[PDB]
Formats: sequence, structure tokens, C1' cells
RNA sequence: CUAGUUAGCUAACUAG
RNA sequence: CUAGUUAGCUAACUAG
Repeated sequence: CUAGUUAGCUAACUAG
Repeated sequence: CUAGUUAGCUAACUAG
């Protein structure tokens, strides 16, 4: 630098 | 408030 995984954050969308 | 979808942001992990 490019792709994937995990956690948090902000916004929009869908259902209850 | 709980779950799902989309985009961005921060950190860690895996491959080149």
C1' cells in the first nucleotide's frame, strides 16, 4: 500500500 | 430501545 477477519465510534436506511 | 443492511472513521489481527 491492497484484500480479509474482529472490536469500538459517527451518519443514513429497513423491520418491531 | 433491540435486530439487520449500507458508507465513513479509530485500533488490533491474518495474507501478499
The RNA has 32 modelled nucleotides.
Keywords: A-form RNA, SLB duplex, Moloney Murine Leukemia Virus Dimerization Signal, RDC and RCSA refinement, RNA.
Entry title: RDC and RCSA refinement of an A-form RNA: Improvements in Major Groove Width.
Primary citation: Tolbert et al., J.Biomol.Nmr (2010), "Major groove width variations in RNA structures determined by NMR and impact of 13C residual chemical shift anisotropy and 1H-13C residual dipolar coupling on refinement".